[PDB]
Context: bound to proteins that are not shown
RNA sequence: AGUGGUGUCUG
DNA sequence: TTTTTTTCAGACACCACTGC
Numbered sequence: 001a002g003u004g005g006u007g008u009c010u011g
Numbered sequence: 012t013t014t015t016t017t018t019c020a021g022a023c024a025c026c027a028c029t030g031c
Stems, first nucleotide, its partner, number of pairs: 001029011
Other pairs, nucleotide, nucleotide, family: 002027cWW
């Protein structure tokens, strides 16, 4: 590299 | 005793598991 998830920060 | 947060849209950053 593709797909899906977590999570954090910008208006 | 507990008691604690709006939002729509967008930009990254890292980490499976696949697929060669």

The RNA, together with DNA, has 31 modelled nucleotides. Landeck et al. published it in J.Biol.Chem. in 2024: "Differences between bacteria and eukaryotes in clamp loader mechanism, a conserved process underlying DNA replication". Keywords: Bacterial Clamp Loader Complex, REPLICATION, TRANSFERASE-DNA complex. The depositors describe the entry as "Structure of the E. coli clamp loader bound to the beta clamp in a Open-RNAp/t conformation". Ions in the entry include zinc and magnesium. The entry also contains DNA polymerase III subunit delta, DNA polymerase III subunit tau, DNA polymerase III subunit delta' and Beta sliding clamp, not shown here. It was solved by electron microscopy to 3.2 angstrom.